Primary citation: Goswami et al., Nucleic Acids Res. (2024), "Molecular basis for cA6 synthesis by a type III-A CRISPR-Cas enzyme and its conversion to cA4 production". This is an experimental structure of RNA (CRISPR RNA; Target RNA) with a sequence from Lactococcus lactis subsp. lactis, with 66 nucleotides shown. The sample was in a buffer at pH 7.5. The PDB entry is titled "Cryo-EM structure of the active Lactococcus lactis Csm bound to target in pre-cleavage stage". The entry is indexed under Type III-A CRISPR-Cas, Csm, Cyclic Oligoadenylate synthesis, RNA BINDING PROTEIN-RNA complex. It was solved by cryo-EM to 2.79 A. Among the 5 different proteins in the entry, which are not shown, are CRISPR-associated protein Csm4, CRISPR system Cms endoribonuclease Csm3, CRISPR system Cms protein Csm2 and CRISPR system Cms protein Csm5.
[PDB]
Context: bound to proteins that are not shown
RNA sequence: ACGAGAACGCAGCACCAGCUGUCCAACCUGAAGAAGA
RNA sequence: CUUCUUCAGGUUGGACAGCUGGUGCUGCC
Numbered sequence: 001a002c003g004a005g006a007a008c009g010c011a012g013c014a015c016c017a018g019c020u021g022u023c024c025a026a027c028c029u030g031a032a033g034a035a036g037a
Numbered sequence: 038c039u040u041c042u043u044c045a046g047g048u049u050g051g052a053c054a055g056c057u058g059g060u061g062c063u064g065c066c
Stems, first nucleotide, its partner, number of pairs: 009065005015059005021053005028046004035039001
């Protein structure tokens, strides 16, 4: 000889459940082996 | 002993595009 001393804002707890990266779409259009070999 | 060996266009276009549900409760002064 401090309105003081001592005192864990700490313990439990799943950012998880459901969900087709699917649906439509033609690799398609146009194009003589001739011509004096 | 000839004469081109492919050329020219379409290269993705639309449709949807995150929805539903929970959503701090319990224990202490």